[PDB]
Context: one part of a larger RNA, bound to proteins that are not shown
RNA sequence: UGGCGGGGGAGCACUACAAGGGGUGGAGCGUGCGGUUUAAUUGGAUUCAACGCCGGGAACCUCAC
RNA sequence: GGGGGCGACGGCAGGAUGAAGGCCAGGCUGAAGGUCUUGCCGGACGCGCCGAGAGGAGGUGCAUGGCCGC
RNA sequence: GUCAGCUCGUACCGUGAGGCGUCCACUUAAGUGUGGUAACGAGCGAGACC
RNA sequence: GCGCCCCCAGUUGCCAGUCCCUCCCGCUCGGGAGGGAGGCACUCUGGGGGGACUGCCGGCGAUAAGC
RNA sequence: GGAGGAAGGGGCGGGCGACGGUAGGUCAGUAUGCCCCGAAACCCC
RNA sequence: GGGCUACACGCGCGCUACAAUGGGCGGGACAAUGGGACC
RNA sequence: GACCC
RNA sequence: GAAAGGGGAAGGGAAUCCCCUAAACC
RNA sequence: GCCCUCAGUUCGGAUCGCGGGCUGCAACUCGCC
RNA sequence: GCGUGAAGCUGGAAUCCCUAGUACC
RNA sequence: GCGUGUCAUCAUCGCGCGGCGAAUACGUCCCUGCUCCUUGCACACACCGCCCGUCACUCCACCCGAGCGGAGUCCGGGUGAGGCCUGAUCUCCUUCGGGAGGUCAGGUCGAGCCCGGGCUCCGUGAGGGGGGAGAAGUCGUAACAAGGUAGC
RNA sequence: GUAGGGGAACCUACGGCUCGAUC
Numbered sequence: 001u002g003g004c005g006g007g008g009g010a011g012c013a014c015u016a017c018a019a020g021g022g023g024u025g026g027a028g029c030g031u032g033c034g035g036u037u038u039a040a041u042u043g044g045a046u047u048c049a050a051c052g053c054c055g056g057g058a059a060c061c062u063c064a065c
Numbered sequence: 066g067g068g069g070g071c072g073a074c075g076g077c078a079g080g081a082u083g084a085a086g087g088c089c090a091g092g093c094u095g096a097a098g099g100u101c102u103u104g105c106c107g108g109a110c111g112c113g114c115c116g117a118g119a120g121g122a123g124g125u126g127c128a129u130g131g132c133c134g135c
Numbered sequence: 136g137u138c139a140g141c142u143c144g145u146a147c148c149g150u151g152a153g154g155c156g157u158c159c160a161c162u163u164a165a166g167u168g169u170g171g172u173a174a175c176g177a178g179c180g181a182g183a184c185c
Numbered sequence: 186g187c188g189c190c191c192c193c194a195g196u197u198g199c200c201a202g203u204c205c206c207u208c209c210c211g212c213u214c215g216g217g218a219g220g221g222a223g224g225c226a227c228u229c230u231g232g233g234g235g236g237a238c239u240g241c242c243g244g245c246g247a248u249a250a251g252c
Numbered sequence: 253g254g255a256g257g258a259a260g261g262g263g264c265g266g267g268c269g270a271c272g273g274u275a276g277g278u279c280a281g282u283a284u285g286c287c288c289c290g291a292a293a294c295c296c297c
Numbered sequence: 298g299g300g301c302u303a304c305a306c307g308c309g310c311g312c313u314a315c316a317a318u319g320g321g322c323g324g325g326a327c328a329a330u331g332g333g334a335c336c
Numbered sequence: 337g338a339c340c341c
Numbered sequence: 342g343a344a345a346g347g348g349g350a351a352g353g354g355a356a357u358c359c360c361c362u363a364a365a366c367c
Numbered sequence: 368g369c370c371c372u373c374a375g376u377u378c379g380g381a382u383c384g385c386g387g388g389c390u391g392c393a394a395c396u397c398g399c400c
Numbered sequence: 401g402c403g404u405g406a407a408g409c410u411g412g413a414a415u416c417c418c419u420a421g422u423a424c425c
Numbered sequence: 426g427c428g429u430g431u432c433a434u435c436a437u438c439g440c441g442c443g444g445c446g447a448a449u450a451c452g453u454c455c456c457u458g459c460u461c462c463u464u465g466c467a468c469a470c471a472c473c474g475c476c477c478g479u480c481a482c483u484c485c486a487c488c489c490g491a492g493c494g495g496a497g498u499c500c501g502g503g504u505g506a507g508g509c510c511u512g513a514u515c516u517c518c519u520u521c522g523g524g525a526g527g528u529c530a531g532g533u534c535g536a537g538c539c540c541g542g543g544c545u546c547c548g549u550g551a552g553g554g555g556g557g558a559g560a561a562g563u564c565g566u567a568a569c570a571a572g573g574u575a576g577c
Numbered sequence: 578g579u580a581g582g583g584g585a586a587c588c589u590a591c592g593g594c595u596c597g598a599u600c
Stems, first nucleotide, its partner, number of pairs: 001469002003466003007463007016453002020418005027313008035304002043054002065299001067297004074116004079110001086106003090102004120289002123287003129283001131278003134274002140179006147154002158171004184267002186264002189235007198225003204221007238260001241254002244252002315411001319371004324367002331360003336353001339349003378408001383403003387400003425444001426442005472572001474569001477565002480562001482559004487554003492549013507534012575595003578591005
Other pairs, nucleotide, nucleotide, family: 002471tSS004570tWS007571cHS013454tWH016456cWS017455cWS018419tWH019449cSS020448cSS021423tSS025413tHS026314cWW027407cSS030052tHS032051cSS035305tWS037041tWW040299tSS042056tWH042280tWW045050cSS058062cWS059391tWS059397tWS059433tWH063300tWW063301cWW064300cWW068097tWS071292tWH072112tHS072117tWS073117tHS078111tHS083108tWS083109tHS084108tHS084110tSS089098cHH089103cWW094096tHS098103tWW108109cHS112116cHH119290tHS125279tHS126130cWH128279tWH136269tSS136271cWH138270tWH139180tWS140166tHS143157tHH144156tHS146155cWW146173tWS149152tHS161250tWS162167cWW163165tHS165181cSS168250cSS169249cSS188259cSS195196cHS195225tWS196198tHS196356cWH198228cWS199227cWS202223tHS211213tWS213214cHS213215cWS224226cHS229356cWS236258tWS236259tWS237257tWS239241cHS240255cWW240261cWH246250tHS256260tWH257259tHS260261cHS279284tWS288293tWS311437cSS315375cWS315408tSS316319cSS316376tWH317374tWH326365tWH327364tWH328443cSS329427tWS329442cSS331428tSS333353tSS337351tHS338350tHS342345tHS345387tSS352358cSS353355cSS363426cSS365444tWS372373cHS375376cHS379407tHS380405tWS380406tHS381405tHS382404cWW390394tWH390433cSS391393tHS394398tHS419449tWW420448tHH421422cHS421446tWS422447tWH423446tHS424445cWW431436tWH436438tHS453455cHS454456cHS465570cSS467568tWS467569cSS476567tWS478585cSS479563cWW486555cWW490551tHS491550tHS505536tHS506535tHS519522tWS520522cHS550551cHS564584tWS566567cHS570573cWH
């Protein structure tokens, strides 16, 4: 000097609350991850700030397996 | 999982009694003058070896630029 | 994090790291403004702008 | 870029009034639809401007900043 | 707070992301250093 | 030519529904942004 | 891609 | 052609023609 | 306007069978109607 | 196009978005 | 609900467009976070910080320990070689002055050995005690912010 | 500082200091 305090004060925010509207989490399915399997099931990204993201809806090419 | 192809430019072996390269028929093959039996074109180099080089969606975003999220 | 912060010239304090300005009261979405002040003046942000 | 107003511009955009033709209805007093000339009046399009600046009134704050 | 006003207090919704950090992501978009393959990790079916 | 599309399972974003604030059938209305040449 | 079949 | 769809084809390089008479709603 | 009147139903539309098409050189892995 | 017709009859702990033509549909 | 991006075909997706169209508050820091001033800090990889003690394991040095040994040096007491001095006696020699020595007695200096007791240490001894190094173990969180019950 | 307890840091009682934050 800074950062922290379950120290003290000023403020701010609907990715905070208060007052409200509709939801997700319970079912089937689409898609993307982790895991398992395989000759290969190519890689990156993992809290917010990874996972309908790499404009990535890949029958050949794309492609790196 | 398979198949085939590629070395500019320097040098070596080799070669104009023939340097890369290109083929009608069939075999190998998933299919292919890719290779093989058959002969025929093609005329100057030469990956059969030594350097070098093209190429790389191979590693490194704990070497970077640019850009993006917080 | 569209957060309001990040710095400079001179002066002044401290042996020095550093400090002041950038602090206090009120106000603003804002270091946006008013007044006081060992500070006086500025730059990039905000605003302005499209 | 959006919301209001003004000026200019009127085509490929718009059809409110006027005229012609055709058709339909309750037989047509009246009403409706389409095509033409014609117009841009309205909408619209795209250029230029205006307007809103705490401007004015009351209150709070300190008579300022400001709310 | 009110009057007037289409629009009252940033008029409403956007673009523009400061000095620096986050060894945050990207060499797999292009560029690029080193290392590596270099007849293979290169090219085609 | 095959794979990225596999599949005992766990998770994130959504779509469809669990009905009457509805399902089916027939009929009646009202938009805007954008795009167009091997179209 | 109106429109016709 | 029952539907998916099939054949011909005007106009449109676009304020000219087409995608294009949406659904929720009654 | 009509049918259904609280029911796993005239709710729900996954999952399968048969058949018909489009694109594309190719639709079984692995397309859409 | 025809045919069959699986869970599902409103959801625990927990948790997300939104202040005007915005949210929902 | 629709358009477009991807697209020969494929949209439950991204980006946009209109249709219908509400509820609540205009307040606060309570929860979750951020900015500024002041204060405390043993933090600066910056609280996902730093850090303490027991226990488990490997080495190192030290102490206690039934005790057991070595060396040196003093004090006291026994025994005691050898030399020196004195007395007696014997042998030999003699210059008659005495001399060289044996034996027995005392008196001294006194080595060596033994016993007992002090001091200066040195080596070790099964086993216990704490201490220090160890690197990425186990239990809890004691202190540093009012460290969560202020510390000492 | 003293005294007593507890696997361990440690806990409690009496007297004292601030090398104590807020108020």
Released in 2025, the model rests on electron microscopy data to a resolution of 2.59 angstrom. Solved structure of RNA (16S rRNA, nucleotides 880 to 1490) from Pyrococcus furiosus, 600 nucleotides shown. The entry has 60 different proteins, among them Small ribosomal subunit protein uS12, Small ribosomal subunit protein eS19 and Large ribosomal subunit protein eL8. It holds a match to the Rfam family "Archaeal small subunit ribosomal RNA". The family has 86 seed sequences and 709 matches in Rfam 15.1. Clan: SSU clan. Ions in the entry include zinc. It comes from the structure "Structure of P. furiosus 70S ribosome grown at 95 degC". Keywords: RNA modification, cryo-EM, ribosome.